[PDB]
RNA sequence: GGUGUUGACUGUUGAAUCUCAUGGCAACACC
Numbered sequence: 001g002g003u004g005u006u007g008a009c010u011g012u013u014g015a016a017u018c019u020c021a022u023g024g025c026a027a028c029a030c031c
Stems, first nucleotide, its partner, number of pairs: 001031007009024002
Other pairs, nucleotide, nucleotide, family: none
């Protein structure tokens, strides 16, 4: 800072309800 792996924590707006997208954090390894 870039890549890979592992983990659980966290978050937006609308007149109302339901659904999912993907952002953030920590640890280890490599360049």
Description:
The RNA (pre-miR-21) with a sequence from Homo sapiens has 31 modelled nucleotides. The PDB entry is titled "Structure of wild type pre-miR21 apical loop". Shortridge et al. published it in ACS Chem. Biol. in 2017: "A Macrocyclic Peptide Ligand Binds the Oncogenic MicroRNA-21 Precursor and Suppresses Dicer Processing". Method: solution-state NMR. The entry became public in 2017. The entry is an ensemble of 10 models.